[PDB]
Context: one part of a larger RNA, bound to proteins that are not shown
RNA sequence: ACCCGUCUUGAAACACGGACCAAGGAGUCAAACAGACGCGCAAGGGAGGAGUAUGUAUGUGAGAACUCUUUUCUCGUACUGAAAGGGAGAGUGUGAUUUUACACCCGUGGCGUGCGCAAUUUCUCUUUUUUGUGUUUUUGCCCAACGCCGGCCGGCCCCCCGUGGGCUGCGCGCGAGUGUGCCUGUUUGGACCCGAAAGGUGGUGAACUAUGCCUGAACAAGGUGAAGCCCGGGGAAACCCCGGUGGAGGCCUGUAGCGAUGCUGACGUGCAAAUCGCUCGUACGAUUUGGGUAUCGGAGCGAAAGACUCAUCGAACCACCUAGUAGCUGGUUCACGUCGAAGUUUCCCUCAGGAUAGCUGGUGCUUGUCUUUAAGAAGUAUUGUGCGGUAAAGCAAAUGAUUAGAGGCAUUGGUGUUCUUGUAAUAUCGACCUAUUCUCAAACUUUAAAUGUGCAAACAACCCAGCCUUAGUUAUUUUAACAAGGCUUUUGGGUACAUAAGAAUUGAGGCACCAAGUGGGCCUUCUUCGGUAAGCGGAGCAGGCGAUGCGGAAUGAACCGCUUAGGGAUAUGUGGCGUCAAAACUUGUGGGCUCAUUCUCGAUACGUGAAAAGGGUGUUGGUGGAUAGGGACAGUUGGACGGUGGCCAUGGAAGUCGGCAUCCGCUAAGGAGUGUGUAACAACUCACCAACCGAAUCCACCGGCCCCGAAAAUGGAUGACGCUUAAGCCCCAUGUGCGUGAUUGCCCAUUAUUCCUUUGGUGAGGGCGGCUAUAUUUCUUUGUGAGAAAGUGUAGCCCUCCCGAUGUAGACGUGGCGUGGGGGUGAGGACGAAGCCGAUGGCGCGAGCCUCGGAUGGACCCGCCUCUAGUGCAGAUCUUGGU
Numbered sequence: 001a002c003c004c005g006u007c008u009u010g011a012a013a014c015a016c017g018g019a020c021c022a023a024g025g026a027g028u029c030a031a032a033c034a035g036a037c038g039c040g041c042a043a044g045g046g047a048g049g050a051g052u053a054u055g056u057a058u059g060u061g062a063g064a065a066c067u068c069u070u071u072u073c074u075c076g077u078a079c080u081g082a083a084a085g086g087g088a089g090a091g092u093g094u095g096a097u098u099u100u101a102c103a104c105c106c107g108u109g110g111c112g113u114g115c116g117c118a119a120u121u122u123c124u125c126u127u128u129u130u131u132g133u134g135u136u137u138u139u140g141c142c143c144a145a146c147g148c149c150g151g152c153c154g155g156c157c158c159c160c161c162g163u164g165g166g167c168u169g170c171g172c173g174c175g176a177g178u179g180u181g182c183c184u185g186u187u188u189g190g191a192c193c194c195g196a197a198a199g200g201u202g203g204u205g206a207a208c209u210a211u212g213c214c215u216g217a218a219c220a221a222g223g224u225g226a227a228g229c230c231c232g233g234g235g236a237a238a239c240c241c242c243g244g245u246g247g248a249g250g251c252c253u254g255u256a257g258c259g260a261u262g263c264u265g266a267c268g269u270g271c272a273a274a275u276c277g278c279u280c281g282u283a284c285g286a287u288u289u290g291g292g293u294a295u296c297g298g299a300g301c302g303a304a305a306g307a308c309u310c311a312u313c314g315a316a317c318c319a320c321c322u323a324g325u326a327g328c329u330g331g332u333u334c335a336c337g338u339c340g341a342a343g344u345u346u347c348c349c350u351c352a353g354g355a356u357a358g359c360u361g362g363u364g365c366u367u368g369u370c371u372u373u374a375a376g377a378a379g380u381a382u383u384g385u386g387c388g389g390u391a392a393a394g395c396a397a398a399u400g401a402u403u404a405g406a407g408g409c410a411u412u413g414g415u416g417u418u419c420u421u422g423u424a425a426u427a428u429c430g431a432c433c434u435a436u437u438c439u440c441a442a443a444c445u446u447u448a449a450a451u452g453u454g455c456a457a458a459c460a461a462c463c464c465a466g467c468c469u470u471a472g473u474u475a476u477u478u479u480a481a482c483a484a485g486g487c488u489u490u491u492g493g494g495u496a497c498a499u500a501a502g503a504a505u506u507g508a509g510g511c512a513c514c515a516a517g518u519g520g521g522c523c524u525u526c527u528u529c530g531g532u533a534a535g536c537g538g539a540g541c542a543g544g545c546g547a548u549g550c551g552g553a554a555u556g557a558a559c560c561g562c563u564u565a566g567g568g569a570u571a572u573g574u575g576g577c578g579u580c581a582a583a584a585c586u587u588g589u590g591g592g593c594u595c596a597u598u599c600u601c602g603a604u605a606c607g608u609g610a611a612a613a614g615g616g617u618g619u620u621g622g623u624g625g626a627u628a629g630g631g632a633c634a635g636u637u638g639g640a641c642g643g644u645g646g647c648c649a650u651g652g653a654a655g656u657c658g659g660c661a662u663c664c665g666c667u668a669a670g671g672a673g674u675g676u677g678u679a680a681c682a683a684c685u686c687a688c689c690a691a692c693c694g695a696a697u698c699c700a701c702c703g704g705c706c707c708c709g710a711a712a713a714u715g716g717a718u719g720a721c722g723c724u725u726a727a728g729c730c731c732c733a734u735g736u737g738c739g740u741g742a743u744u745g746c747c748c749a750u751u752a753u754u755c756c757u758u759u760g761g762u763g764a765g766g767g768c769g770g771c772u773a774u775a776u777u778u779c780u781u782u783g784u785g786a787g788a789a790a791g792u793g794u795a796g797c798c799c800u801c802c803c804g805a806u807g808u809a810g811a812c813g814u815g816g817c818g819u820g821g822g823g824g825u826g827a828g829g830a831c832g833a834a835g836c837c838g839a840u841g842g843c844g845c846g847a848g849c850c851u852c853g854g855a856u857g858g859a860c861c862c863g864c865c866u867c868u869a870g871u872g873c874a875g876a877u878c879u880u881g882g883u
Base pairs, nucleotide, nucleotide: 004017005016006015019883020882021881022880023879024878033185034184035183037181038180039179040178041177044075045074046073050069051068079086080085091104092103093102094101110142111140114135115134116133117132118131119130147172148171149169150168151167152166153165192331193330195328199321200320201319202318203317204316210295211294212293213292214291215290216289217288218287221253222252223251224249229244230243232241233240234239258281259280262278263277265276266275297313299309300308334816335814336813337812338811339810344357346355347354348353358518359517361514362513363512364511365510366509367508377505380503382457383456384455385454386453387452392447393445394444399441400440404436406434407433408432415427417425418424461495462494463493464492465488468485469484470483472482473481521545522544523543524542526540527539529537530536550561551560552559565757566756567755568754569753570752571751575747576746578721579720580719584734590731591730592729593728594726602723614708615707616706618705619704620703621702622701623700624699625698626697627696635692636691637690638689639688641665642664643663647659648658671686758805759804760803761802763801764800765799766798767797773794774793775792778789817872818871819869820868821867822866823865824864825863835856836854837853841850842849843848
């Protein structure tokens, strides 16, 4: 210290596939085309089709040899317009009233490796470090503006033309591209590999079966007892009766038979691709069957079940097209290094898919920061400078909501009296008024946050001049103004980062080419929506996970810590230090609370039964009151009497089911009565106090820890033990206790340091000499390269230095690795090849590669450099073989 592979959000799962071993077994060829790169030549280049062509001598007058090429061909070396069609130094410059006409070694500006100049160090001078500048084509790049071709509007203007316009484009701007290998890529397929359902086409089938047809053949044994007849009997009659006979039948019982109902019988890896046992249907007919004959696939047949049609059937079977098609399953065959994701963007007849974008890799390209007060940048601050309606507020502000009173008006709200009744009075309560007043908002809102959000912070600047120019400003310039821009030799000329006060950074910036891989996510702090909820759903931010491991959380994708070269040494992280288990069984130096018959006190963050309410004189500590020594509090003790029902209901309560009651006296005090209840009296009691009493006590609050509250299915888990003067909970400490000091509080991750080795790197150095030197090896060993002490190495690399170094997908790299085969080159060996076996060793990070063995095997075979590939297997419900 968990089965691989794989799919997933997440796979060790109770997801799939995967018994074993050999040999197989999957990204190919290939156009135009984009880039990259080498490669050719270059405005041309590439022929290209061909054809000729002469010996090496097989041949020959070489698709492939050599070519070799006139004609050229072909593509390329201006573009623009549909066209019709035109068409680029609209050179530059110039005149220029630039039709023109002249001249004939950079269009206009911004940038520019550069080149120049000066200061600047040394150096003689050189060298020339360093400074300070200048300047220069925009082919060095790009920018920025004309200009230019075709184009279009034809402008200006009332219309049209000229000075001149004025919109627009794969155009043009000081000749670059062609060409070719090779790589990589989305127009393409057998097109990585296998894998549909189909579809198609032409065929072959009626043994089975099903049906039809022909011509053969077959059917114990019974029951039954129909039609016909004979006799009888009867019957004015009509006729009817009876018995015989006879022997009907998709008719019955049933052998054969043919079939298949029940046992959900047997079996159910069977005697069996539908068997078997019993059981049973029927069994004279729409009856069995043989042979002969016929209908056949989108067809048949079919007593029709879409049966059946040869183990084939809601479209039979053969061969074929076909490897048919796949927005999908599955597979999908070496190493190390370097870099390294997405679950997201839009559109879709779009949701398991693209495209696209983004993310990525790689490939680049111009410079370059140590002068950074004049690099440019910065997921940030600062200032300075901009800015909202969340949170908050608020409703007496509005908007919108809501509760009560108070104060009025009244125009009968309702009420009422006095008034008929009053548009009366007066009461009256309402309405209404008003100020008051409660309580409130997601789509309310003044104000208004925090937290954010824009900008700005330099030289491509500032000023001063004085310029230039303008069909800029119904114009007047003009010594207008302004505007506006352009300028400006040595700034033209001046002028620089202090504050006196207010960043930091900046292990580069600029800038780009182009291709991938991705589009199901999931987890989290925070905000937040839906809904009761939900490990639920659904968004916002950041971060993760995913796609990483290490170290921690007894257990965990996402929690803690922390990320990773390989190590070493050290120390930390989180987390621990009872034991299991490293570390104080923390004491010297330490504190409380807490005790818990619970299934049981409790006890790691995250964490997630945090039981809830709700309780408990469990304990533990407040706060408020107290009373309180003139006595409080408990406990006692004595009294709880009297003036008096003081009383009323009242069946009956004089204090006393009940109800209004209640003062004096005596006092220490005692209620016009605390209860108990004789219906009521009585009695019984103490509330009320003294006396005792002798100190706290008394009440309410309080909130703390602690307990009750507290029930489901497998034995059970603070991890386990256990721990309780803890190993709980909580607390602090690892500490003196002249002035500290025993003296040393720790244990323990891939983090960290440090150190080594490794490795890569847009990395640093150097030595990189024909004897000065540089690596290797090291003495005699405080100031030595022994050039001469001592051996060995040292031709562009070597020798020192440095930062960084996990990474899935995905990408790139190899002075990486193997193999098959070619070309060159090793003429490698039977003194036994090759093959093969080898607890054979070793080399290489590895990939391999090498070696040594035969109680092996026995002839062809291998190295190294190029070429070039049917090129490197575990799995495919892989495949064949095998086991």

This is an experimental structure of RNA (ALPHA CHAIN OF THE LARGE RIBOSOMAL SUBUNIT 28S RRNA, nucleotides 710 to 1592) from Trypanosoma brucei, with 883 nucleotides shown. The work is reported in "High-Resolution Cryo-Electron Microscopy Structure of the Trypanosoma Brucei Ribosome" (Hashem et al., Nature, 2013). The depositors describe the entry as "High-resolution cryo-electron microscopy structure of the Trypanosoma brucei ribosome". An Rfam search finds the family "Eukaryotic large subunit ribosomal RNA" in it. Clan: LSU clan. The family has 88 seed sequences and 107,465 matches in Rfam 15.1. Rfam links the family to the GO terms ribosome and structural constituent of ribosome. The entry has 76 different proteins, among them RIBOSOMAL PROTEIN L37, 60S RIBOSOMAL PROTEIN L27A and 40S RIBOSOMAL PROTEIN S12. Taxonomically the source falls in Trypanozoon (Eukaryota, Kinetoplastea, Trypanosomatida, Trypanosoma).